[PDB]
Context: bound to proteins that are not shown
DNA sequence: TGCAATATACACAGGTTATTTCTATGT
DNA sequence: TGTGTATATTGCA
C1' cells in the first nucleotide's frame, strides 16, 4: 500500500477433445385358440 | 387330411450394445461416379429500392391517437 | 366436404484443456 | 428465451 504473488468467478474470440445424443439399419423373437384361406 | 400362409383376439421370453452419417453442400482431381482426393470451406458478422453501378437516384411541403392532405410529374 | 380461420406444439447439449484480449473480487 | 415452422383444431357453407 500500491505493485506483485497468486487465487476464484465470468465475458468474448480462436484452436485440440471427450462423452454421447439423433436418424436409419443389422441385432431371427416365440407359443395358444378363433375367423378365413390357399391345400 | 392336414398344414402352410393372412389377419384377429389372448398370452409369452428378450432388452444394456454396434456400423454409418451428423448443417444442404462447396474444394481437388478425373475422363462422371449411389468414383477418387483432400480433411477444410460450410449454422458469426456485412445488404431497403431504383438504375450508366455514380460520392449516383429515390419531386417539393402540411399534418402525427390512427395511416392522411396540398403542391407537382 | 372440404376449407378457411384460428390455436397449438417445440427446438442436440453436457463436459475438458490451451492461448490471448476484459472485467471483478479477496487472499 | 422467443419464435419460424409443421401441426393441430375449429367452425361452416
Nucleotide at each position: 500500500c500500491a505493485a506483485g504473488a497468486c487465487a476464484u468467478a465470468g465475458a468474448a474470440a480462436u484452436a485440440a477433445c471427450c462423452u454421447g445424443g439423433u436418424u436409419u439399419g443389422a441385432g431371427u423373437g416365440u407359443c395358444u385358440u378363433g375367423u378365413u384361406a390357399a391345400u | 387330411a392336414a398344414u402352410u400362409a393372412a389377419c384377429a383376439a389372448g398370452a409369452u421370453g428378450a432388452g444394456u450394445u454396434c456400423a454409418a452419417a451428423u448443417c444442404a453442400g462447396g474444394c481437388u482431381c478425373c475422363u462422371a461416379g449411389a468414383g477418387a482426393g483432400a480433411u477444410c470451406c460450410g449454422a458469426a458478422c456485412u445488404u431497403a429500392c431504383c438504375u450508366u453501378c455514380a460520392u449516383g437516384g429515390c419531386g417539393g411541403g402540411c399534418a402525427u391517437u390512427g395511416u392522411g392532405c396540398c403542391c407537382u410529374u

An RNA from Homo sapiens, together with DNA: 152 nucleotides with solved positions. The entry also contains CRISPR-associated endonuclease Cas9, not shown here. The PDB entry is titled "Cryo-EM structure of FrCas9 in complex with sgRNA and 43-bp dsDNA substrate". The work is reported in "Structural and functional bases of F. rodentium Cas9 provide insights into CRISPR-Cas protein engineering" (Yang et al., Cell Genom, 2026). The sample was in a buffer at pH 8. Method: cryo-electron microscopy, resolution 2.89 angstrom. The entry became public in 2025.